Solved structure of RNA, together with DNA, 27 nucleotides shown. The entry also models zinc, magnesium and fe(III) ions. Wu et al. published it in Cell in 2024: "Cryo-EM structures of the plant plastid-encoded RNA polymerase". The structure was determined by cryo-EM at 2.8 angstroms resolution and released in 2024.
Context: bound to proteins that are not shown
DNA sequence: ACAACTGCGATTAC
DNA sequence: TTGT
């Protein structure tokens, strides 16, 4: 710099 | 063919 | 999917 995944309220 | 919440933060994988 |  983009994805995946989870969380947050 | 088109669109279906708003943002934030963490990780690993490229 | 759900509907447009």
């Nucleotide at each position: 710099g983009u994805a995946a995944u989870c969380g947050c309220a």